Molecule: HIV-1 DIS(Mal)UU RNA
RNA sequence: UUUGCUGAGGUGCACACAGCAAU
RNA sequence: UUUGCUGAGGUGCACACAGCAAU
Numbered sequence: 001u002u003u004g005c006u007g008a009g010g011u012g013c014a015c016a017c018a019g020c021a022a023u
Numbered sequence: 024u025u026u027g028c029u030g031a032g033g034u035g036c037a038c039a040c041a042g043c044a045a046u
Base pairs, nucleotide, nucleotide: 004020005019006018007017010038011037012036013035014034015033025045026044027043028042029041030040
C1' cells in the first nucleotide's frame, strides 16, 4: 500500500468517520 | 439580464434553489 456497497434529507466530486466484504 | 451577499446538519468546492442587495 485494499477497492465496493451501504451509511436518505437538492446534486455531484473529493476528503473524512462507521460497519461490511476478499487470504 | 448581470454581478454580489447570505443559507447549520462531518468538511471543502462546484452547480442547483431560495432570499436580499447593486446595477